The RNA (MITORIBOSOMAL 16S RRNA, nucleotides 161 to 1033) from Sus scrofa has 869 modelled nucleotides. The reconstruction used 141,675 particles. An Rfam search finds the family "Archaeal large subunit ribosomal RNA" in it. Its family is annotated with structural constituent of ribosome and ribosome in the Gene Ontology. Its Rfam clan is "LSU clan". Entry title: Structure of the large subunit of the mammalian mitoribosome, part 1 of 2. Released in 2014, the model rests on electron microscopy data to a resolution of 3.4 angstroms. The work is reported in "The Complete Structure of the Large Subunit of the Mammalian Mitochondrial Ribosome" (Greber et al., Nature, 2014).
Context: one part of a larger RNA, bound to proteins that are not shown
RNA sequence: GCAAAGAUUACCCCUUCUACCUUUUGCAUAAUGGUUUAACCAGAAAAAAUCUAACAAAGAGAACUUUAGCUAGAUACCCCGAAACCAGACGAGCUACCCAUGAGCAGUUUAAAAGAACCAACUCAUCUAUGUGGCAAAAUAGUGAGAAGACUUGUAGGUAGAGGUGAAAAGCCUAACGAGCCUGGUGAUAGCUGGUUGUCCGAGAAAGAAUUUUAGUUCAACCUUAAAAAUACCCCAAAAACCCUAAAUUCCAAUGUAUUUUUAAGAGAUAGUCUAAAAAGGUACAGCUUUUUAGAAACGGAUACAACCUUGACUAGAGAGUAAAUCUUAAUACUACCAUAGUAGGCCUAAAAGCAGCCAUCAAUUGAGAAAGCGUUAAAGCUCAACAAAUUCACCAACAUAAUCCCAAAAACUAAUAACAAACUCCUAGCCCAAUACCGGACUAAUCUAUUGAAACAUAGAAGCAAUAAUGUUAAUAUGAGUAACAAGAAGCCUUUCUCCUCGCACACGCUUACAUCAGUAACUAAUAAUAUACUGAUAAUUAACAACCAAUAAACCAAAACAACACUAAAACGUUUAUUAAUUACAUUGUUAACCCAACACAGGAGUGCACCAAGGAAAGAUUAAAAGAAGUAAAAGGAACUCGGCAAACACAAACCCCGCCUGUUUACCAAAAACAUCACCUCUAGCAUUACUAGUAUUAGAGGCAAUGCCUGCCCAGUGACA
RNA sequence: AGUUUAACGGCCGCGGUA
RNA sequence: CUGACCGUGCAAAGGUAGCAUAAUCACUUGUUCUCCAAAUAAGGACUUGUAUGAAUGGCCACACGAGGGUUUUACUGUCUCUUACUUCCAAUCAGUGAAAUUAACCUUCCCGUGAAGAGGCGGGA
Repeated sequence: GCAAAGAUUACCCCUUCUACCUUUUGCAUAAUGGUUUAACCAGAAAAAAUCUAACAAAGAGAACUUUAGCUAGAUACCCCGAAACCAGACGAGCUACCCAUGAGCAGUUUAAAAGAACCAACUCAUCUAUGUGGCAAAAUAGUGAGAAGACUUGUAGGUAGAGGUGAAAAGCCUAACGAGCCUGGUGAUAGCUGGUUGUCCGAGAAAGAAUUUUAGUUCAACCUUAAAAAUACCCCAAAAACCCUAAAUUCCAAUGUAUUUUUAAGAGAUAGUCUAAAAAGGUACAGCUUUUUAGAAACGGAUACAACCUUGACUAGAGAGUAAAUCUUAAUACUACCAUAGUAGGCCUAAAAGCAGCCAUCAAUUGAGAAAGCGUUAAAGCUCAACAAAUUCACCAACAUAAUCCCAAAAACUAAUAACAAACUCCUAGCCCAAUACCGGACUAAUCUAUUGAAACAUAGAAGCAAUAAUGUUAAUAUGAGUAACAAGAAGCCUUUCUCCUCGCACACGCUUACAUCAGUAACUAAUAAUAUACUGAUAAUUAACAACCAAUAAACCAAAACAACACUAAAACGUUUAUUAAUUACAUUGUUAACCCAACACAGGAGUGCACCAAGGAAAGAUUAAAAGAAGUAAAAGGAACUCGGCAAACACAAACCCCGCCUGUUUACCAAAAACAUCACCUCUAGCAUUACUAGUAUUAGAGGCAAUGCCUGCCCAGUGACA
Repeated sequence: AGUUUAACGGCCGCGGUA
Repeated sequence: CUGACCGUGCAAAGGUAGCAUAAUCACUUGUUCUCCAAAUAAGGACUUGUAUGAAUGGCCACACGAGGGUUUUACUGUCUCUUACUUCCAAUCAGUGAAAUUAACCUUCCCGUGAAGAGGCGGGA
C1' cells in the first nucleotide's frame, strides 16, 4: 500500500474501504477504452391517443369530418465504422510483353562467337551473419550463379481494368492487384461492435408461442402511465378414476386484510447464474447439461466470498436494545498349571495311527475329544480342551504422500441464559424509506426573441439547449528522455607541411540559380561546432566555329557487318550518281553556371556513354576511459565433425565417389519459395484450299489452337458412358 | 446411326482342386 | 503349401512391357545383405503396388544442376572447452536531440481466496 475518508494539538503514523466506464449469468480482474488540458462531437416525424382551450347537433377563413363532435395548441422515434457493387475519367516515366532506332562485351583457352570452358566490366540473387521506427517502406559485408547470348542496356512509341500482358507464379500493370487508381452514385447497407452530455423524486421487469429462427423480430404473460368499476387474494367441511401409488395440488364460505378486473395508451425483455427439493442424461463426475416447485443477489456475518445465513431499507445525533455469528469433538496388555488308559476304533490304503478321506462316537480312571491346532512318509513329537490350584479387569481396537515458504499469536478456570456485535427496532428532531432496461413526474445552467429590467433581471416564446469515456477530430502540452542516435586525420607561421584511403574528368538525360564576388551570421539550413558549395542581403554571370533548327520528285543499282581477302546462316542498320525545278542577299533564333538528378532528408541505395588508374579526387577517430553484453577481424596447446536438423558458419582444405528428380543453356512468385515448377530441341493430335492493316505482301515441307518433353528401347487391351466430329 | 482414346477417362470376381 | 488347370458370374475391355516399400494412403522402424563400435539415414536385393504402370507417358544412359539426399579423403574454435588482442559500438565529458507507449499510482514477498494464475482482496511477513 485505488491514495482518499473518519479524524486529531499534530502533515504522516492509527482505523475503514476491491479505480471508472463498457460488457456480461458473474469483472479489482490478468476483459475493452482512455497521458493530460481546451474547443468542437450523437433522438428529428403528430395516424390513433392523452392534456388545455374555442364553438357545439354541429365544427372548421372552400373542398372535409360528424350517433358529442369537430377545430387549434402542446406532447415522438440518434452518432461513427466495412469488405463490397455500378458508371465515367485518368494511368505502360515502375513492371509484363512487343515495335522502332542506338550502344556494350576486355583478357585466357580452343580450328570455333560452339544457347563450349576459365575469369573481369556488366547482369542476376544462392547461402550465412548483421539490420528490423534500418543507411534502406527489401539494404550492407562476405559468399555465390551467368558473363557473344532465349545476353544486358539507353532514348522514343504501342496494348487499359467486364481489360491488358503472361517461358502460369491466379505473376505484373506506379512502395497494399483473386483484380488498378480517382471522382461520382454516397449520409451505400451493417439483426454486428463502439459511443450517446444537467439535478432530484414515483413505480419497476428473468423468458410461453412461431419464425433461413435460436446474435433478431412479432404476438401472450408480467409490468409502467392514465381511467372506470366490483370484489380480489387468503380460503373449513363438501367434491375431482378406474389395480399400487408420497410431498401435495385444483376448488370454495367464514375470516384477516386492500387488492384485483376491465378500458385507453406504451415500451423494454425474450443469450440468466447458484442454493434446497423431485427427476432425467453422464461416471448414483463435474463451478456438467435438461425440465418442474421454492429462494437469493448487505455497506452485517461465513476471514477473503454473486447465489448460504441475519435483515430489508430514508436524512441528522459524540444515544440505546437486539440478529446471524467467532469454531469446538476424539484414540491401549494377556497370566497359570499340567497332561496315563482299550487303542496305531473299524474301513480303506505305500503307509492312514487324534490329525488323506469315509463310518462310528464307545467305553478305564476322579479327572482327561475315538480330537481343535501345528507336526511326521507313517510314526515320533509339541500345544489346546479335563480335573487338580487359584484368582477376574476386559474384550468388539487402529489406515501413506506433491511439487515457491509452515500459515493469526495464543490459551485448560475468578462464576455465562453473559458481554460484544447490523440498513433491523426503539429514542430526539425532519424536508419522512434501495435499485440496472423501459415508463411517469418536478425543478433548473448557458444562449437568443417579445415586453419588464437596469450590474448581476422575471414572466413567456424558441432552439446548433449542457461530455469524466466513441484505438473520437483539431490545436497544444507532458511521460519514455536529456535517453536512442548523430559529426571534424594531426601539427603549425594559417594555408604549410605531414599521415592514410581511392567510383576520376567530360557528355547525354534530368534538375533549375542551389553556381560567382563582397558582406552578415544572435537566431533560422548543416542532424552538432568551427565557417559557408547548401543559411540571409546586395551585386554580378554562361559570348559559337561544338550542339539544335535545317529540300522535293523521277530514274538506275540482286550481291552483309565481322582489320574483310572471302565466307557463315539467323540473311543483316546506314546512299551515291544522272535529270527536272529549289527565294540567293554580312550579321537568324536558341542550349552553354553548378558541389546538381530519381528515392519525404546535405539518404551507406537507383542511374546511360567516352576516355582514365592517376597527373586527378577524398578523409575511416568531437574529447577521453579502456567494464559487461553485442557487432567485425586476427591467432591458438592436444584432439579433428565427438557439434548440429544438416560440415550451417569457418578453414594451412578446395579433392573424389554413389543415389532420387529434371534431360541440357534458359524463365518465374519486384518485398518470406529458384525448385523436381514453366519453357525447350524432338515426337504426336486436332482445325484450315485463301489477298490488301493482324496471321501475311504469307499459301498445306505452310499457318494457327494444343499435348507430352531431347536422344535410346518402347507406347499394351478398351467406342459401353460423357465429349467431339460429320 | 457410324467413327474416334498420342480425347475425357477405364482396364474384375467367387469359390474348387498337383 | 501353392495353383498350370476347373466351374460359374458379370464387363466396353478385364492392367501388359516394365519398374517396384518409391519424392507412391495405411500397416511401416516390411524382410535381408553391404555400410559404422553402434544407422528409423544411404545403397542392393526380394516384392501383390490390392491405392504402381506406359504421350495426364513407362523404363534404362551420358552431359549438365547455387536442386534434394548419403558415404570417404583433407581441413579447421563447429565442438571437448574455451582463451588473448585489436576496431565499431560501449561507459564518462561537451553539442544537438527522436520512437512505440502511458486510467491514476504513494508501484514488496509468501500462502489462501477470487471471472477458476493478485503490487492492490484475507491471514501473515